[PDB]
This is an experimental structure of RNA (16S rRNA body domain; 16S rRNA head domain) from Escherichia coli, with 1533 nucleotides shown.
The entry is indexed under Ribosome biogenesis, 30S subunit assembly, RimM, RIBOSOME.
The 2013 paper behind the entry is "Dissecting the in vivo assembly of the 30S ribosomal subunit reveals the role of RimM and general features of the assembly process".
It comes from the structure "Dissecting the in vivo assembly of the 30S ribosomal subunit reveals the role of RimM".
The sample was in a buffer at pH 7.5.
Rfam match: Bacterial small subunit ribosomal RNA. On this family, see Yusupov et al., Science 2001: "Crystal structure of the ribosome at 5.5 A resolution".

RNA sequence: AAUUGAAGAGUUUGAUCAUGGCUCAGAUUGAACGCUGGCGGCAGGCCUAACACAUGCAAGUCGAACGGUAACAGGAAGAAGCUUGCUUCUUUGCUGACGAGUGGCGGACGGGUGAGUAAUGUCUGGGAAACUGCCUGAUGGAGGGGGAUAACUACUGGAAACGGUAGCUAAUACCGCAUAACGUCGCAAGACCAAAGAGGGGGACCUUCGGGCCUCUUGCCAUCGGAUGUGCCCAGAUGGGAUUAGCUAGUAGGUGGGGUAACGGCUCACCUAGGCGACGAUCCCUAGCUGGUCUGAGAGGAUGACCAGCCACACUGGAACUGAGACACGGUCCAGACUCCUACGGGAGGCAGCAGUGGGGAAUAUUGCACAAUGGGCGCAAGCCUGAUGCAGCCAUGCCGCGUGUAUGAAGAAGGCCUUCGGGUUGUAAAGUACUUUCAGCGGGGAGGAAGGGAGUAAAGUUAAUACCUUUGCUCAUUGACGUUACCCGCAGAAGAAGCACCGGCUAACUCCGUGCCAGCAGCCGCGGUAAUACGGAGGGUGCAAGCGUUAAUCGGAAUUACUGGGCGUAAAGCGCACGCAGGCGGUUUGUUAAGUCAGAUGUGAAAUCCCCGGGCUCAACCUGGGAACUGCAUCUGAUACUGGCAAGCUUGAGUCUCGUAGAGGGGGGUAGAAUUCCAGGUGUAGCGGUGAAAUGCGUAGAGAUCUGGAGGAAUACCGGUGGCGAAGGCGGCCCCCUGGACGAAGACUGACGCUCAGGUGCGAAAGCGUGGGGAGCAAACAGGAUUAGAUACCCUGGUAGUCCACGCCGUAAACGAUGUCGACUUGGAGGUUGUGCCCUUGAGGCGUGGCUUCCGGAGCUAACGCGUUAAGUCGACCGCCUGGGGAGUACGGCCGCAAGGUUAAAACUCAAAUGAAUUGACGGGG
RNA sequence: UGUACACACCGCCCGUCACACCAUGGGAGUGGGUUGCAAAAGAAGUAGGUAGCUUAACCUUCGGGAGGGCGCUUACCACUUUGUGAUUCAUGACUGGGGUGAAGUCGUAACAAGGUAACCGUAGGGGAACCUGCGGUUGGAUCA
RNA sequence: GCCCGCACAAGCGGUGGAGCAUGUGGUUUAAUUCGAUGCAACGCGAAGAACCUUACCUGGUCUUGACAUCCACGGAAGUUUUCAGAGAUGAGAAUGUGCCUUCGGGAACCGUGAGACAGGUGCUGCAUGGCUGUCGUCAGCUCGUGUUGUGAAAUGUUGGGUUAAGUCCCGCAACGAGCGCAACCCUUAUCCUUUGUUGCCAGCGGUCCGGCCGGGAACUCAAAGGAGACUGCCAGUGAUAAACUGGAGGAAGGUGGGGAUGACGUCAAGUCAUCAUGGCCCUUACGACCAGGGCUACACACGUGCUACAAUGGCGCAUACAAAGAGAAGCGACCUCGCGAGAGCAAGCGGACCUCAUAAAGUGCGUCGUAGUCCGGAUUGGAGUCUGCAACUCGACUCCAUGAAGUCGGAAUCGCUAGUAAUCGUGGAUCAGAAUGCCACGGUGAAUACGUUCCCGGGCCU
Repeated sequence: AAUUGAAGAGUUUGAUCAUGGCUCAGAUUGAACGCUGGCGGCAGGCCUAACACAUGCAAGUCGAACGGUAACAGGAAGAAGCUUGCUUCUUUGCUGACGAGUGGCGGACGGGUGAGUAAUGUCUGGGAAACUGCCUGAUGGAGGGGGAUAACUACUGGAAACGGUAGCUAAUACCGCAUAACGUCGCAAGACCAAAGAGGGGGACCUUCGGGCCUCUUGCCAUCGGAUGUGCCCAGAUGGGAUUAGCUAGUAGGUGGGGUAACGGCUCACCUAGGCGACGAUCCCUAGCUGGUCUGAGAGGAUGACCAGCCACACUGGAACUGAGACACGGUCCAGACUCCUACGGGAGGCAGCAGUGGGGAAUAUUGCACAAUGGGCGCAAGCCUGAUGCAGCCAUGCCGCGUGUAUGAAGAAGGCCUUCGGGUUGUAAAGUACUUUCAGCGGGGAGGAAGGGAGUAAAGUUAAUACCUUUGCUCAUUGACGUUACCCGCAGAAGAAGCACCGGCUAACUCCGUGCCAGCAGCCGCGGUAAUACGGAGGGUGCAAGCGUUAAUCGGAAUUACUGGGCGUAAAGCGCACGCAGGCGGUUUGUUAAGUCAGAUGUGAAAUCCCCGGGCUCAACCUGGGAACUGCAUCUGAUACUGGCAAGCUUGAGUCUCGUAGAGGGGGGUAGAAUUCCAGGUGUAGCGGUGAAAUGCGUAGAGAUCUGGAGGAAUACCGGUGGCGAAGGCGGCCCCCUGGACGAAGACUGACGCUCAGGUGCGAAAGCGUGGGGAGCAAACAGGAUUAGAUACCCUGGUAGUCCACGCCGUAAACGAUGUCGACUUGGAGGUUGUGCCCUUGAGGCGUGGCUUCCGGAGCUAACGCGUUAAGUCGACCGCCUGGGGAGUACGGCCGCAAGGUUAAAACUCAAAUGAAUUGACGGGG
Repeated sequence: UGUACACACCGCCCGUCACACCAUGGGAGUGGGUUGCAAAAGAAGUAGGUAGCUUAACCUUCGGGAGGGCGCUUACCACUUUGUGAUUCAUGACUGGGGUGAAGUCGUAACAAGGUAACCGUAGGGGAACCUGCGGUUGGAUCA
Repeated sequence: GCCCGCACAAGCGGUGGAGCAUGUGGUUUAAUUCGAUGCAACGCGAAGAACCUUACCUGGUCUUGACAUCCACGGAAGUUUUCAGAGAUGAGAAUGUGCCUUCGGGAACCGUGAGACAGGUGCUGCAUGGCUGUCGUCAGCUCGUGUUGUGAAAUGUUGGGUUAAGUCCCGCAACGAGCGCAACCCUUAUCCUUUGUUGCCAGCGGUCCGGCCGGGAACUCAAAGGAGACUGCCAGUGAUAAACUGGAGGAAGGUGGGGAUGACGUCAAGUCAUCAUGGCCCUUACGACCAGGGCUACACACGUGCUACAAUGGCGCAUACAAAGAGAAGCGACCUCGCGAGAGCAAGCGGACCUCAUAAAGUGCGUCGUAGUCCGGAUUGGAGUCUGCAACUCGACUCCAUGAAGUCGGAAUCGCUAGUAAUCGUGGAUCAGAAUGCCACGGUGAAUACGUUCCCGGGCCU
């Protein structure tokens, strides 16, 4: 002492309302740097190369283990204890003690890192077939035999690496025998598994002289638990990606063996043929992951360490030994990279532990100190180790403070600046006068980690006992090493302690003079220019204090990416349109769930303490406790209106069936009469044709004109109504078939059949293009005539694709209505369309009301313009879009297309910006 | 209620040509870095079945053995092969783009209807201002 | 998004139709001279085109020029007379010479020659002065002052009234106010007084069915001098204010009523041959004079006049309005004659007192049922005259005789909505020789407006 959602400024446009970027405040840094500088106290510190590394450091301990003997010890021959035979040890090893060697344990301890890793890593909460190098408890045990080899010992080979033989030998070491039962086997029957010591004293005897024996210590045995530790199964949770749409033969399951402690295709044998994916698989990238961390008003957004838990890894990879478990950072082994040895053949060796090094990059620490305690280990123990750790150093990287003097002192000295000319002014600053020494320097005093544990006593310590070993105190020593630290106190002088940022606005703070639209400044806006206020300097002023500035760089403000909390009539935004899978969403009624909803219950959140909230360290920085992660999980679980499951209905939704009605809807084909075009005759005659001026062209073959006729191919005015029709693309000769949709008017029934849609799927203008072929007519390519005040223009005659013919391809287009889809609703009037109530239907009317389309029109809305059933009014379910301007609807790649080419869709780079509406508002072929 | 106009339409204002500076993406290859994947290979080390070689407590007759090491063969996996994808820098055909300029040569494009209101897609031609085919669009062009 | 205007729509008239004229095209020639334009070629420049003029054709001439200066030459100045020619222009004989003087020269002035100069009526008016037409005369167009000056412009000119019409007021975002239109200018019916005719006439009778006769002479009108229309008198509407509306009277109602000018888009209008002139050109020529011929022909078409068609009408009956000029050298009733030209006689009157000289369609009923007429008035035949140098081409006129067509005239432009469209007569001038033309004179008298969107031209609130 205990419980989480609104903070501005510079900069788009002088001002303004909206849209919208940039920058600073806040707040934060494993950082770097600039200038400064006296400390102590706090923290963090290779982070450019998970690039490699020389050296030192980063864990060891026992003869209450052993044969043995490195050094001493105690005997012995020699050296000598040398006092040469009285004694002292090398050894000799019998053992004191204990090196080596063997015996024993940690070893996967302790300490580092995150590269790879996406469903890996990881978590919440459970499940089920379970081990444990570990701590304990249970129940009985410890009987009896047995063998090596290291050392030691003998020879001997190497270039290096390092060997070759031969003899022997030990242990609470090693190997069998019995018993065996809860464990093993088996259905039961009954069968099976084990062994060891090394000390002490001693009341007796004592033997082997152990100590049997007494008695305990000490360690040993079979078999079973809990603890702890660990394996295994599942659901939920835990990045992103289609320039990644498919996966799979041990695969998936069954069955048996095998295998792990066990479960499992876990693995094989056989068999079954599954298992899996557009609720994102397959495949990729990238982040190790978590308790927690960060930042924010919170939402969220941000982070994975500098601590704990988990995993991968330790110069590059692998294995196991022992152990359940070991790819063992400094245990063991190889190859490589790499470098080394080496008598150059063969070999060897690595600190992502630390300091150091090579050396990267902006750059980042002691080849540190002490095991003193603490923790982890080891040791029969005593102890011993420990760069774990404690302490100190190093770096302002991050954090907080005291101090750098405190009084006194003139009207304002000099210098600067200005003056009404007294002054004002920097300045009581200085000079002059006192006083204090924190801090630095020096002298002293000096904790905490010196608690406990280790060592002698009171404890009959079970014992006959005090014993070896024990008991709680007591007594004794040891724990301040680090390092006389933290801290505290004397002394003198402020001694040794202020830079830095600004001063044109904004922004806190300005003069003179030089430069002088120069040289320069410049966060942002802009300042230069005058005699600068602002540049430079003089002088003055501002804001902070061991700092203040600079930079990389982040969450937030920025509703600036909208979930709180932005948007598609006009600001960067309606998807080409439909059908439809996923997702989401469907009216109404009861019965049932009670799950969701709404009601209630009880436990449960590792430590650090998330979180709250206090308190202890001089303040602070720092340290910690409680409530609380009960909010997460678990488990219990009513009401039933609503939701979802389960039952059946209602019906105004949806559909069917009944019927009117209007229509430029389509596909494919009919037909009427004209023209364009062409031809022939007639008449007419030499032109036609055309302009800026002309000509190519065409007639003369009698054309064109015109009249008269026909052909050809191709197509249907006046529909012309703010009318109408289609899903959109889109739809006007008339006609048929083939066919689609609508509106209105009726009920009834079926009885929720509803709504939308990423993927998917239909249809989807144009030209171009394909192809057959089309041509009456046109026209990209292509070409003839052609000069003008000025002009390559003007000015005139043709034609291929293809448009015309038939069909596809374009898979797209301001494919736009810059109204998405669907459904409901909302102003009186007067016009179109389509209906209908009322009125003698008072004509088709007289008179009321909607959808739909106009215009006025309210309530309302919008950023505003304005809109207002004509919405830009009021809602809901679902889709596509916008996300500062420029980078771009563009090229690759993927994708479509026969092709042309299209579709999708980039990066460096650049600016403080682009925009809607309106204000201050000049001029208009604005009227 | 058009406007680029703020010494107020005396306004503003163009591109081949030219000069002058700076940087880049996707993309077949050239050269580096980092990462996932399919297989072979079979180091050391260990566990599996294994006679010849070897082994005391074990079992042996003393030579040896069921069984272990050696030799075989079974499993992981080193050095190491090879195939196959991401992502990035120089260089790279191709192809796209950031940034500044005009009353200047040649011609004069936009702002007032600047006397030419503006745009989409697709096809082809020219130093350039520009030309041509065809459909889709109104987002203004007058204080109409 | 909207509206006007004789611009439509609704009608009337001129063109086009008929008989007739003029000017222009087209055609033909030597030429048929140039200027006239939606509508719109015009009896248009030419109040004159035979030649002339006059240019153009075609001929004759001249070139410092048809005209001009200095300077030279010849006349000096100034003064006399002859010939020839269409004219351009050619060719004889006379006088005097004053001031400076070379009687040339300077002075009055001319032709010639030479330069400067001098000319165009030659050419381009969609290059100009000056001059002139059209649909639009649409309803358009601003300012001072308050408030409001950058990249809007308001109120006025937004609301409410008002509307050929943005015309204008009110509301302290309003307060005042001008320019366009119609209106003014031209032009229009009726009326007082005088004089009153052969001019006139309320209202009557007579009819030739004529104010034209009785009568009236007031009136118009001739000549002197007068009056006249404005929503004014009555009512209404409106916001207040502007403004706006019906009847009456009155010859004419609610800009009384019309023309013109036609503000910017309409026609590429016209005029430089009337003159000027940028441009062009001869400049010894298109300059300049004269001569003779040409426009002005006729298959034809056009523009602009003339003249009609008759129903209110010829006919029966009833009946309305004119008029401006000219006169004493004069106009001429009565009167006579000439084919014509001409010729003779004569009242009255300084002007409608006389005389040149007179209105008729109109209106109200019947016959007929718009008779090719008692409607209409052209053209020829035959014979004369005149003017000009000559009329023969491109000049005009008189008499007599003839007596058409036309029973209201297709498309379409343009004028015009009330005394307006529209219509009947009347007069004058100059040209050598042509007046249906121009210019002037007074009466009578209309259709229709639903509506302007379509034609036609344009505009506009803000």